[PDB]
An RNA structure (23S ribosomal RNA) from Escherichia coli, in which 61 nucleotides are resolved. Lineage of the source: Bacteria > Pseudomonadota > Gammaproteobacteria > Enterobacterales > Escherichia. Released in 2013, the model rests on electron microscopy data to a resolution of 9.5 A. The reconstruction used 39,000 particles.
RNA sequence: CGGUGCCGGAAGGUUAAUUGAUGGGGUUAGCGCAAGCGAAGCUCUUGAUCGAAGCCCCGGU
Numbered sequence: 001c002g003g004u005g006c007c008g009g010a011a012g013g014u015u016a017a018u019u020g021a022u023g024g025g026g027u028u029a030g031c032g033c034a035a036g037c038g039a040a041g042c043u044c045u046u047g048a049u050c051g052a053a054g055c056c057c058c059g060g061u
Base pairs, nucleotide, nucleotide: 005061006060007059008058009057012056013055014054023045024044025043026042027041030037031036
């Protein structure tokens, strides 16, 4: 006891890894005289959500 360090408390805020919802993209069986829309499968990207210690904060010293 303001500041700084240490000790203590959590009411609340803030908050990783992690789990990966959604949105956007690529491909093609098919349909389409064109343009375009494109199932399924496989993929790229985006991240909803859950995230502690720590911080913020409330005391004491």

The entry has 6 different proteins, among them 50S ribosomal protein L23, Preprotein translocase subunit SecE and 50S ribosomal protein L29.
Park et al. published it in Nature in 2013: "Structure of the SecY channel during initiation of protein translocation".